[PDB]
Context: one part of a larger RNA, bound to proteins that are not shown
RNA sequence: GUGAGUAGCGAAAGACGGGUGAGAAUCCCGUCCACCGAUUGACUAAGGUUUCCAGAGGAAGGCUCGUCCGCUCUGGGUUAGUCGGGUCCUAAGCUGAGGCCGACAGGCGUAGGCGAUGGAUAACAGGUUGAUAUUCCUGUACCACCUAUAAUCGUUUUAAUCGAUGGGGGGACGCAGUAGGAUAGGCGAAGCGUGCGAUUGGAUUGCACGUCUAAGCAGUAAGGCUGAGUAUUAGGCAAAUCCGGUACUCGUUAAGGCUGAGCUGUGAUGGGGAGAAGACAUUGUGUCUUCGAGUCGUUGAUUUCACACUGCCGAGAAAAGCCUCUAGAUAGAAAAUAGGUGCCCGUACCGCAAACCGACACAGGUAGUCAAGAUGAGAAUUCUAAGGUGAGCGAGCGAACUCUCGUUAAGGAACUCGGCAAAAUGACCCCGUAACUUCGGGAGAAGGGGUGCUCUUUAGGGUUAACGCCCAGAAGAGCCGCAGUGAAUAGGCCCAAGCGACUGUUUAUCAAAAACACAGGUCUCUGCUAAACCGUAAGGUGAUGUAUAGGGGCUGACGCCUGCCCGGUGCUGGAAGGUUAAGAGGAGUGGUUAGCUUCUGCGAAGCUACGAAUCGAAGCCCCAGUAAACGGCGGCCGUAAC
RNA sequence: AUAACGGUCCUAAGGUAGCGAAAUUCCUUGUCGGGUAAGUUCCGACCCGCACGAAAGGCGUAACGAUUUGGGCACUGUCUCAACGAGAGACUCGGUGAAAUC
Numbered sequence: 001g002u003g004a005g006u007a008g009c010g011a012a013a014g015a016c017g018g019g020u021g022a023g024a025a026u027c028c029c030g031u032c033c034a035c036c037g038a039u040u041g042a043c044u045a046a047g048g049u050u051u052c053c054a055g056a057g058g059a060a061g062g063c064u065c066g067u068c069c070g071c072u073c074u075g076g077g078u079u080a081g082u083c084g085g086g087u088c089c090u091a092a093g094c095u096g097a098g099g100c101c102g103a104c105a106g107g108c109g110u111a112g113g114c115g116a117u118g119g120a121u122a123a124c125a126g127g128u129u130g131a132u133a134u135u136c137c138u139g140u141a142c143c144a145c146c147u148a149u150a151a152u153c154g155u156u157u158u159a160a161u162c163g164a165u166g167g168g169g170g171g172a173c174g175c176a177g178u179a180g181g182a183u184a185g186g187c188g189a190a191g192c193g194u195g196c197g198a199u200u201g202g203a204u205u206g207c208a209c210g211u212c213u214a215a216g217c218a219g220u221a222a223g224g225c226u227g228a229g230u231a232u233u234a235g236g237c238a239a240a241u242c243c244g245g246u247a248c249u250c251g252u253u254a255a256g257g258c259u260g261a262g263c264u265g266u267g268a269u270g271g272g273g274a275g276a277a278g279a280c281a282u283u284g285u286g287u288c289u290u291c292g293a294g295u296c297g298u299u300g301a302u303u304u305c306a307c308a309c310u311g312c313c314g315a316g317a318a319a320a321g322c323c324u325c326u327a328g329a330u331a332g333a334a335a336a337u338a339g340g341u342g343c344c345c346g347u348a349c350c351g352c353a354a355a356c357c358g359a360c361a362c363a364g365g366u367a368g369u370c371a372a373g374a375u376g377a378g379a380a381u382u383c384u385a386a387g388g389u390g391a392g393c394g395a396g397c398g399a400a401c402u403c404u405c406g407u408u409a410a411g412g413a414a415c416u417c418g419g420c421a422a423a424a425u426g427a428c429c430c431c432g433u434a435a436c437u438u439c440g441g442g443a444g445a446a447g448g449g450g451u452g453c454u455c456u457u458u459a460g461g462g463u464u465a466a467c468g469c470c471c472a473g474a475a476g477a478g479c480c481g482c483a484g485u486g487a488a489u490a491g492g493c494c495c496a497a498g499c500g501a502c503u504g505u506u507u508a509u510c511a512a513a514a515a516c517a518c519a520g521g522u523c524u525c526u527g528c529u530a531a532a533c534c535g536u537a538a539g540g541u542g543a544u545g546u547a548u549a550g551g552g553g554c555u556g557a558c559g560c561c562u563g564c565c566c567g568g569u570g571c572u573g574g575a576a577g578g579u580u581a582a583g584a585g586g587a588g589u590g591g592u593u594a595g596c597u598u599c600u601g602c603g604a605a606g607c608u609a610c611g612a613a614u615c616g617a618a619g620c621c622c623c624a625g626u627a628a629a630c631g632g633c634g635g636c637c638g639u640a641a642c
Numbered sequence: 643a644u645a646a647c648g649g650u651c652c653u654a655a656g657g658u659a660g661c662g663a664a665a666u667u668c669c670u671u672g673u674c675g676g677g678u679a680a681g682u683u684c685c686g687a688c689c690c691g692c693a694c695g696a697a698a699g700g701c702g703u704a705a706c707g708a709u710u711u712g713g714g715c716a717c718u719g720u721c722u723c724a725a726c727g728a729g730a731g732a733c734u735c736g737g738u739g740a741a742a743u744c
Base pairs, nucleotide, nucleotide: 001744008738009737014032015031016030017029018028019027033390034389035388036387041370042369043368047350048349051348052076053075054074055073056072057071061069062068081142082141083346084345085344086343088119089118093114094113095112099108100107101106123140124139125138126137127136143342144341145340146339147338148337149336152333153332161329162328166325167324168323169322174312175311176310177309180305181304182303185299186298187297188296189295191211192210193209194208195207196206212271213270216266217265218264219263220262223259224258225257226256227250228249229248230247231246232245233244235243236242275291276290277289278288279287280286313316356365357364372384373383374382393736394735395734396733401731402730403729404728405727406726407725408724410722411721414720419717427451428450429449430448431447436441438557452479453478454477455476456475457474458473460471461470462469463468480484492715493714494713495712496711497710498709499707500706504516505515520555521554522553523552524551525550526549532541533540534539558702559701560700561699563633564632565631568630569629570626571625572624573623574622577621578620579619583615584614588610589609590608591607592606595602596601634651635650636649637648638647660694661691672688673687674686675685676684
Other pairs, nucleotide, nucleotide, family: 002743cWW003742tHS004741tHH005006cHS005739tWS006740tWH007739tHS010360tWW012391tHS013033tWS020024tWH021023tHS021067cWS024067tWS025393tWS026064tWW026065tWS026392tSS037039cWS037385tHS037386tHS039386tWW044367cWS045351tHS046351tHS046353tWW049348tHS050077tWS050078tWW053130cSS058069tHH060071cWS065392tWS069070tSS070354tHS076131tWS080347tWH081122tWS089319cSS090116tWH090318cSS092115tHS096111tHS097110tWH098109tHS101537cSS102105tHS107538tSS116118tHS118317cWS119320tWS123134tSS124214cSS128133tWH140215tWS154331tHS158331tWW160330tWS160332tSS163327tHS164238tWW164326tWH166238cWS170321tHS171320tHS172319tHH173318tWH176307tWH178308cWW179306tWW181261tSS183301tWH184300tHS190205tHS193274tSS198204tWH200201cHS210293tSS214268tHH215267tHS221260tWS221261tHS222260tHS222305tWS239326cSS240325cSS251254tWS272294cWH273293tHS274292tHS283284cSS297468cSS302379tWH313315tHS349355tWS350355cSS353356tWH353366tWH358362tWS360362cSS375381cWW376378tHS376380tHS381488cSS400732tHS409719cWH409723tWW412718tHS412720tHS413419tHS413420cWH413421cWW413718tWH415720cSS416418tHS419421cHS423717cSS425491tHS432446tHS433445tHS434443tHH435442tHS437440tWS438440cHS438703cHS441704tSS464466tHS464467tHS481483tHS485490tHS499514cSS501704tWS501705tWS502518tHS506513tWH507511tHS514665tWS519556tHS521628tWS526530cSS527546tSS528545tWW528546tWS528547tHH530543tHH531542tHS531550tWS535537tHS535538tHS555697cSS557703tHS561696tWS562697cWH565654cSS566629tWH575576cHS582616tHS585613tHS586612tHS587611tHS593603cSS593604tHS594603tHS597600cWW627630cHS632655tWS639646tHS640644tWH645646cHS645647tHS652656tWW653655tHS657658cHS657695tWS658696tWH659695tHS659700tWS662689tWS663670cWH663672tHS664666cHS666694cWS667669tHS677681tWS677683cWW678680tHS681683tWS696699cSS719723cWS
C1' cells in the first nucleotide's frame, strides 16, 4: 500500500445568554438544570518529582475542536528550638574488633554498632499571598542552654550540691464483655440577634440566617488504683538510707498517697462574627473606620476517662527518657529577676488519582484519618448538606441485528443436559412451628395474621422546682385508595439420596471439589551434644524444650467396631555354623649371577617378579518376633420326606 | 431346588462383622416395589459382589455445604410463540481515523 473513509473515539446531562477570538458544541463569565455526597467531599502516608503560580503560545501531545490544558515559552514559588526525621531509644533483621570454620572465594559469630512499622520528646489561636504557612505576621506560651544580679543554704569524715558506664523501681503492653462519667457532634425553642415581609387563591408570631474563641497559667474533680509507720537483714557481683525478705505497732465501708477525662476562671475592654452604618473610588463585589447577639432545653458518641473495671486462656517486646540508691565527686549551690542563644534534613503540587502501579489523559489496584440532615438498628436504603462534578467527539434518524432495561393475553417447566437465566421470597410486630438429634440444635423450620391517616380516652419511663424537652405503649371511634415496610434497600420454601463430620484451605489466569487441613485415633523413632532437619564445617533449627516431650508414617469429629495370614518383602532381636576385604603372615616358584661344571647344566648372597597355608568385621546365608509394617485373604466332587 | 453335612487338592492363610447393580456391577435400562399418563435418572428392596470389606479403615451418623443427585409447592417470556416499548451500537451527516489479511 490493501482492508477503508471502514472499526473505534474508553461507564455519565446538559441548555441558553453574554464575552473573547482569524476561527468556538468544545475557552471564559452568568442563569437554570443534572450527578456524588461512608462521598466524585476534607486530610494524609507511600509513590511521582516541578506536574504547583503568573504571563504568553497553539507546531506536535489531547482519541474531535481548541482562543484551552497536567502540553510549549518566559519568569516565579516551598521560610520551623516546639510539625515529621537527625544531634535520643531499642525490635525483627543487618553488621561485626578479636574469635571459630572452610581448596580459594569466603561462611559463622562474641563484645560493640546499625536499624521503625513501636518507646521518649517543648506552641497554640487568629490574620495574610497568585503560589508557603502549627514554618511568615499579630497576640499569648512553653523547652534546653548561657550570662549578670540574687532572697536563702554550704564551706573539706563533709553533707549544701553533683552523682554512676553499677543496684533497684519504672517505662511495660493480650483478648473479650458490658456498665458508667464526661466531651465533641446532632436537634428544638415566642431565649437573644440579624435580614426579609411576599401579588398566583391565602397568611402575616410569617419566612430565612447566626447564636463563637486555642495553647498556656491557676484552681477544681466523675472515675480508677493503693494500707502506712518503725526496727532488722545469708539476697540485688562492692555499697546502699534504695529494692527484696522478715518482725512488731496502728489502720482497714474511713484518712492519707498516686492517677484522672472534664469543668471554672484567666488568656480575651483582644480575636472571630449572621450583619448594620459611614465613606472613598474614571462605574465598580475593591478596599478602609465605627457598631454587631452568644441563652435555655434535649439527645449524645465508634472520642475520652481507659486495658480503666470484670472475665478468660492461647498467658500477651525491648531499650532509653524518668525516679531512686549508694560507690564516688567538690565549695560552692539557686528560689526568683533581667538579658540572651537555640543547628541540619523535609515543607511546592498530585495523592481512590489524567501527576502513584497498570506501555495510554486506561471502567483495574493503592495503607490510614475526618465524614452533617431526613429515614433507619445501622457507616444499609432513598433524597439532600458541607464541598465537588457534568466525565475531551458531536449532530440527526428512531431500520434489521447485537447488547442493557420495562411490560405482556391463555397456559405455567410443556424449555433444557440441567428451571441455566428470570420470576417469586425479602422489613418490623404477633400467632405458630415436624421428623430427627451428639439435646447445642433442626428454626427465620413450616404455615398464618397485622402494617396508612385522623380524632378521643388513657398505664408508663428519662431529664427537670415546675413548665418544658425526649422515649414509648394500650383501648375505642372514624377517614381514604386498586394497593398503607404505598418508593428504595432487606430469606423462596419443603421431602429425600451420595460424599465430606464441622469453621477453614487450594490449581494468581478454564477445576473450590468428594481434593488438602482439621480436632481425635494409632504405629514408630528419640534419654538429651535426643532423634529429625540445614550446612563441607563452624554454627544452627529441634528447644532456652526433656518421654504428659520432640520428629516421622498412616488414619481422619463422633458412635459401634476393626476378623484371618509372619510363607514372601521391610523392620526388630539373636548368634552356633558356612562364606566373604584391606591388612597380617610368609611355605614356595621364577629373573639375574659369584662360583662350580663335559656339552651346557647346577648354582650361595644380594637385588628383584610373584606367591600358598594360617589369622582377619559388618554383610549375606541362618534362627525367632512383628500386619493401625509392605502386603495377602482358594478350587473341585457328592449329599436331605421324588 | 439348594446343601446344614461329608470327601478331596492346594495354600502363609483362604474374606469375619458390616455393607452391596454402589463415586465400585461389564452383562445392565438386572429384577421386584415406589414415584410419573409415560421414569436408561431417583428412592426402597433383592444378592449370581465381572471386580465391597474393616485405620490406602468398615458401617452408621445430628449439625454443616456457592458440593453431587431425584421429587414437590411457589414462580415465572425457559417454553407454546412471540409482540411492544426505553436506551447504547449499528444507519445518515460534520471531525478524527486503526487492524488482522493480501
The RNA (23S ribosomal RNA, nucleotides 1300 to 2044) from Staphylococcus aureus subsp. aureus NCTC 8325 has 744 modelled nucleotides. Rfam match: Bacterial large subunit ribosomal RNA. Clan: LSU clan. The depositors describe the entry as "Staphylococcus aureus 70S ribosome with elongation factor G locked with fusidic acid cyclopentane with a tRNA in pe/E chimeric state". The entry is indexed under RIBOSOME, fusidic acid, EF-G, antibiotic. The reconstruction used 303,005 particles. Primary citation: Gonzalez-Lopez et al., Sci Rep (2024), "Structures of the Staphylococcus aureus ribosome inhibited by fusidic acid and fusidic acid cyclopentane".